Annotation:
The RNA (23S ribosomal RNA, nucleotides 6 to 525) from Thermus thermophilus has 539 modelled nucleotides. Ions in the entry include magnesium. Among the 53 different proteins in the entry, which are not shown, are 50S ribosomal protein L11, 50S ribosomal protein L22 and 50S ribosomal protein L1. Rfam match: Bacterial large subunit ribosomal RNA. Clan: LSU clan. Released in 2014, the model rests on X-ray diffraction data to a resolution of 2.86 A. The work is reported in "Elongation factor G bound to the ribosome in an intermediate state of translocation" (Tourigny et al., Science, 2013).
[PDB]
Context: one part of a larger RNA, bound to proteins that are not shown
RNA sequence: AGAUGGUAAGGGCCCACGGUGGAUGCCUCGGCACCCGAGCCGAUGAAGGACGUGGCUACCUGCGAUAAGCCAGGGGGAGCCGGUAGCGGGCGUGGAUCCCUGGAUGUCCGAAUGGGGGAACCCGGCCGGCGGGAACGCCGGUCACCGCGC
RNA sequence: UUGCGCGGGGGGAACCUGGGGAACUGAAACAUCUCAGUACCCAGAGGAGAGGAAAGAGAAAUCGACUCCCUGAGUAGCGGCGAGCGAAAGGGGACCAGCCUAAACCGUCCGGCUUGUCCGGGCGGGGUCG
RNA sequence: GGGGCCCUCGG
RNA sequence: CCGAAUCCCCAGCCUAGCCGAAGCUGUUGGGAAGCAGCGCCAGAGAGGGUGAAAGCCCCGUAGGCGAAAGGUGGGGGGAUAGGUGAGGGUACCCGAGUACCCCGUGGUUCGUGGAGCCAUGGGGGAAUCUGGGCGGACCACCGCCUAAGGCUAAGUACUCCGGGUGACCGAUAGCGCACCAGUACCGUGAGGGAAAGGUGAAAAGAACCCCGGGAGGGGAGUGAAAUAGAGCCUGAAACCGUGGGCUU
Numbered sequence: 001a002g003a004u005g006g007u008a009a010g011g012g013c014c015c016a017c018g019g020u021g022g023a024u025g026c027c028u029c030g031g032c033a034c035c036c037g038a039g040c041c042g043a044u045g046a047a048g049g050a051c052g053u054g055g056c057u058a059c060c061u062g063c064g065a066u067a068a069g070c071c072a073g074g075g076g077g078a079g080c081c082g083g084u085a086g087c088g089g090g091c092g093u094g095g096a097u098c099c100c101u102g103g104a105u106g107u108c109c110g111a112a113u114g115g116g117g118g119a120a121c122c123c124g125g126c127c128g129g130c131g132g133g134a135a136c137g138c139c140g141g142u143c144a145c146c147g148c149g150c
Numbered sequence: 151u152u153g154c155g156c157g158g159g160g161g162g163a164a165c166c167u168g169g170g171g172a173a174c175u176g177a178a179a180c181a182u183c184u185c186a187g188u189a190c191c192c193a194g195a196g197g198a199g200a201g202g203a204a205a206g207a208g209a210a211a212u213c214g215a216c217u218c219c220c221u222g223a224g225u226a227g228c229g230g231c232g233a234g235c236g237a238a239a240g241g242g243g244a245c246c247a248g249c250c251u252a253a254a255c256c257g258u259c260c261g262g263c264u265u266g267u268c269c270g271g272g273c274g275g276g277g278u279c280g
Numbered sequence: 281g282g283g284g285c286c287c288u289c290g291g
Numbered sequence: 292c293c294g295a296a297u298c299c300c301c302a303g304c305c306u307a308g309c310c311g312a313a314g315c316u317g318u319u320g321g322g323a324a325g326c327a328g329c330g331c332c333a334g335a336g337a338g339g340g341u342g343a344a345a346g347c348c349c350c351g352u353a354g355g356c357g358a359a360a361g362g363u364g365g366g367g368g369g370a371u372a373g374g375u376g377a378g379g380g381u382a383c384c385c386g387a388g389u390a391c392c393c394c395g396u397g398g399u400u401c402g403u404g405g406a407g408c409c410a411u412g413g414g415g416g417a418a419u420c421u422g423g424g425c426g427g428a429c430c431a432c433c434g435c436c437u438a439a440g441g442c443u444a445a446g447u448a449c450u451c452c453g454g455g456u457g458a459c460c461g462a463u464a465g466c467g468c469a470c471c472a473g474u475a476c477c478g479u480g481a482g483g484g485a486a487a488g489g490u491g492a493a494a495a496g497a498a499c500c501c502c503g504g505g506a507g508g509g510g511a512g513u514g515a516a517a518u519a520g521a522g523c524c525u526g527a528a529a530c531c532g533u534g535g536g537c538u539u
Base pairs, nucleotide, nucleotide: 010539011538012537013536014535015534016533017532018531019530025524026489027488030460031459032457033456034455035454036453037452038450039449040161041160048109049108050107051064052063053062055087056086059083060082070103071102072101073100074099075098079091080090081089114123115122116121124143125142126141127140128139129138130137131136145158146157147156148155149154165196166194167193168192169191170190176183180230206213207212217244218243219242220241221240227235228234248442249441250440251386255275256274257273258272259271260270261269262268263266280420281385282384283383284381285380286379287378288377292374293373297370298369299368300367301366303363304362305361306360308356309355310354314329315328316327317326318325330347331346332336338350339349340348391415392414393413394412395411396410397409398408401427422437423436424435425434426433476483477482496523499510500509501508502507
């Protein structure tokens, strides 16, 4: 003189394994449809609600100052004190819880109806009760309007 | 014999009756027409509501309340005879149910009156059909 | 067509 | 003699329930109900559960039974209230601002049409069967029917609600909601309006130890499975990483 190797900052493709994400399948206390059944509630205050209600209770349920419930009849048969675990307490074959029927209780609002009002709140009259109870306050009854009849 | 008595009020998905009642749309434009007596608003009713016992159908010397279903029939008809709208009778079925009055007349009560052989109001009797 | 009121027949 | 649509009782039905045949053993397996051996019941072999695939384990099913109380209820009885003739005479009464005619409209298949019928805002305005309406202008004949008072089951419509059934859906579906949804949230308000289901047979839901302030991990332990460890069945794809092979 000559040569085609080699470097991967990083990148590409392929494999493996993860992360992410919530498709797919399976599931169903839920929906949908059709057919049957059944079909009114309310001043004896409905439908809906508010606020309460638990030994400790945020919410839902159930109840209503008798407040997860009171009485009674019926059903039922071993567990129960709702969705409740938990503290801490209880009940049940002398038949609880639970289910059906009837009743009782049923704050406040709501047609809302003593009067007011910004629904769930304010304020009254008469009669009766409570408190020392005249003044003040609570509780029970009652008090809207309209239409028929007497 | 104004106090007392019954009732009402409000809610309820859809359904139902009544009082009201659009437009887009369609007509390849649009106004009659269509959408539609629909959507919606209001009142009322109820477990249903409406309707209902012929002043009816309409051609049969026929039918025999009303509602509901199938036919009839997309007929007959309607219609800027356009777009489009659209019966009823009859036939087949579901169900079945017919009743109360008003009036005449007769009676009683109560109210008017110029108090009558009358005017009116309520009652009760009578009467309900082609 | 029905009823009413008048005369001769009634569950 | 007929007799309710009213009332009285009664069956039935609604609102709680109850009785209900028949299986054991083995074997694989975390588990039996599979598979096997030998049985059994059935008016019941619908279905759902139970650790997997069960007529006989459980709940049920067929078939049957049940109401002191309240609803319902001629469906069966019962009682009522009601209804129960001929002729012959009269010519008393048979629904009034109505029929009816006109004007304005509505309804019907009918939109002015030859426009009747039904209804009626305006005006006019009768009659009592010798009446009056109707049969698609109108008239005549024939005929149909009795307006201007009211009531009336059933057959029909609907589905808030309870059931039963699906060549209905299966969590972007099915209601807007399978879930504490007409909620959160949005809107002054009318109003609008979500998302969000699944550990496992059983909580056995991980003592205790280690790193850590905790979180979170690694051991331990439970479990058949822990890449079933808690927003946990399966776990796709996009997307992000670590490791490797070939490559630049």
NCBI's taxonomy places the organism under Bacteria, Deinococci, Thermaceae, Thermus, Thermus thermophilus.